[PDB]
RNA sequence: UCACUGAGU
RNA sequence: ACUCAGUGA
Repeated sequence: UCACUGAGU
Repeated sequence: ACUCAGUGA
RNA backbone atom coordinates (compact mmCIF):
# COMPACT_ATOMS: atom_id res chain seq x y z
O5' U A 1 -0.99 3.06 2.31
C5' U A 1 -0.76 3.43 0.95
C4' U A 1 -0.70 2.22 0.00
C3' U A 1 -1.96 1.35 0.00
O3' U A 1 -3.04 1.90 -0.74
C1' U A 1 0.00 0.00 0.00
P C A 2 -4.55 1.49 -0.43
O5' C A 2 -4.63 -0.08 -0.78
C5' C A 2 -4.69 -0.54 -2.12
C4' C A 2 -4.60 -2.07 -2.21
C3' C A 2 -5.77 -2.81 -1.55
O3' C A 2 -6.97 -2.77 -2.31
C1' C A 2 -3.71 -3.89 -1.06
P A A 3 -8.40 -3.00 -1.62
O5' A A 3 -8.40 -4.55 -1.19
C5' A A 3 -8.61 -5.58 -2.14
C4' A A 3 -8.42 -6.98 -1.53
C3' A A 3 -9.42 -7.32 -0.42
O3' A A 3 -10.69 -7.72 -0.91
C1' A A 3 -7.23 -7.94 0.22
P C A 4 -12.01 -7.59 0.00
O5' C A 4 -11.76 -8.60 1.23
C5' C A 4 -11.89 -10.00 1.09
C4' C A 4 -11.49 -10.76 2.36
C3' C A 4 -12.37 -10.45 3.57
O3' C A 4 -13.64 -11.09 3.52
C1' C A 4 -10.08 -10.54 4.20
P U A 5 -14.89 -10.50 4.36
O5' U A 5 -14.49 -10.73 5.90
C5' U A 5 -14.58 -12.02 6.50
C4' U A 5 -14.01 -12.02 7.93
C3' U A 5 -14.77 -11.12 8.90
O3' U A 5 -16.04 -11.63 9.29
C1' U A 5 -12.43 -10.93 9.23
P G A 6 -17.15 -10.66 9.92
O5' G A 6 -16.54 -10.17 11.33
C5' G A 6 -16.46 -11.05 12.44
C4' G A 6 -15.73 -10.42 13.64
C3' G A 6 -16.41 -9.18 14.20
O3' G A 6 -17.54 -9.46 15.02
C1' G A 6 -14.08 -8.83 14.02
P A A 7 -18.69 -8.36 15.26
O5' A A 7 -17.97 -7.18 16.08
C5' A A 7 -17.68 -7.32 17.47
C4' A A 7 -16.89 -6.12 18.02
C3' A A 7 -17.65 -4.80 17.98
O3' A A 7 -18.63 -4.67 19.00
C1' A A 7 -15.43 -4.49 17.23
P G A 8 -19.86 -3.64 18.86
O5' G A 8 -19.19 -2.18 18.90
C5' G A 8 -18.73 -1.61 20.11
C4' G A 8 -18.01 -0.28 19.89
C3' G A 8 -18.91 0.83 19.35
O3' G A 8 -19.72 1.44 20.34
C1' G A 8 -16.84 0.80 18.20
P U A 9 -21.09 2.19 19.95
O5' U A 9 -20.64 3.42 19.02
C5' U A 9 -20.06 4.60 19.58
C4' U A 9 -19.69 5.62 18.49
C3' U A 9 -20.90 6.10 17.68
O3' U A 9 -21.70 7.07 18.35
C1' U A 9 -19.02 5.69 16.27
O5' A B 1 -17.08 4.66 2.68
C5' A B 1 -17.12 6.02 2.28
C4' A B 1 -17.29 6.99 3.46
C3' A B 1 -16.17 6.89 4.51
O3' A B 1 -15.01 7.63 4.15
C1' A B 1 -18.33 6.97 5.54
P C B 2 -13.56 7.19 4.67
O5' C B 2 -13.63 7.39 6.26
C5' C B 2 -13.55 8.68 6.85
C4' C B 2 -13.77 8.63 8.37
C3' C B 2 -12.73 7.80 9.13
O3' C B 2 -11.48 8.47 9.29
C1' C B 2 -14.91 7.36 9.96
P U B 3 -10.13 7.65 9.54
O5' U B 3 -10.33 6.95 10.98
C5' U B 3 -10.19 7.70 12.18
C4' U B 3 -10.55 6.87 13.42
C3' U B 3 -9.65 5.65 13.64
O3' U B 3 -8.37 5.97 14.18
C1' U B 3 -11.92 5.08 14.03
P C B 4 -7.14 4.96 14.03
O5' C B 4 -7.56 3.65 14.86
C5' C B 4 -7.51 3.63 16.28
C4' C B 4 -8.10 2.34 16.87
C3' C B 4 -7.32 1.07 16.50
O3' C B 4 -6.10 0.93 17.22
C1' C B 4 -9.66 0.69 16.37
P A B 5 -4.91 0.00 16.66
O5' A B 5 -5.47 -1.50 16.80
C5' A B 5 -5.51 -2.16 18.05
C4' A B 5 -6.24 -3.51 17.97
C3' A B 5 -5.55 -4.54 17.07
O3' A B 5 -4.42 -5.17 17.67
C1' A B 5 -7.87 -4.52 16.66
P G B 6 -3.30 -5.88 16.77
O5' G B 6 -4.03 -7.15 16.11
C5' G B 6 -4.31 -8.32 16.87
C4' G B 6 -5.13 -9.35 16.07
C3' G B 6 -4.39 -9.93 14.87
O3' G B 6 -3.44 -10.93 15.21
C1' G B 6 -6.62 -9.39 14.29
P U B 7 -2.19 -11.25 14.25
O5' U B 7 -2.85 -11.84 12.91
C5' U B 7 -3.37 -13.16 12.84
C4' U B 7 -4.02 -13.46 11.48
C3' U B 7 -3.06 -13.37 10.30
O3' U B 7 -2.18 -14.48 10.19
C1' U B 7 -5.13 -12.36 9.76
P G B 8 -0.79 -14.36 9.39
O5' G B 8 -1.22 -14.17 7.85
C5' G B 8 -1.66 -15.27 7.06
C4' G B 8 -2.11 -14.84 5.66
C3' G B 8 -0.99 -14.24 4.81
O3' G B 8 -0.11 -15.20 4.25
C1' G B 8 -2.97 -12.96 4.60
P A B 9 1.38 -14.80 3.81
O5' A B 9 1.19 -13.77 2.59
C5' A B 9 0.82 -14.22 1.29
C4' A B 9 0.65 -13.05 0.30
C3' A B 9 1.93 -12.24 0.09
O3' A B 9 2.86 -12.86 -0.80
C1' A B 9 0.05 -10.81 0.34
Keywords: duplex, pseudouridine, RNA. An RNA structure, in which 18 nucleotides are resolved. The 2019 paper behind the entry is "Computational and NMR studies of RNA duplexes with an internal pseudouridine-adenosine base pair". It comes from the structure "Structure of the RNA duplex containing pseudouridine residue (5'-Cp(PSU)pG-3' sequence context)". The entry is an ensemble of 10 models. The structure was determined by solution NMR and released in 2019.